[PDB]
Context: bound to proteins that are not shown
RNA sequence: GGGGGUGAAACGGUCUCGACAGGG
RNA sequence: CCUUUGGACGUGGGUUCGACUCCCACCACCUCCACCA
Numbered sequence: 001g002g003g004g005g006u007g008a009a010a011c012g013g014u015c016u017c018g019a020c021a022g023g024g
Numbered sequence: 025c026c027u028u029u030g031g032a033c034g035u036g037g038g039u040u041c042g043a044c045u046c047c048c049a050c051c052a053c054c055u056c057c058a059c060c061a
Stems, first nucleotide, its partner, number of pairs: 001057007020030001034050001036048003
C1' cells in the first nucleotide's frame, strides 16, 4: 500500500401509527 | 383536523418519485499479498 471478507433476511415501494422540527 | 418530509439499521455522501436493499469514499475488525536507504 493493495485484494478479499463482515456491517440483519439469496428483497425496490410509503409513513417510527405517534413526539421534536421545516412547508403544505 | 388530516396529507406530508426529516430522523434509525457502522459513519459520510451519491443515485432513484422513492433505498435497509443499489452504486461510491470512510470507520473498526478479519483475512491474503506485498516491503531492505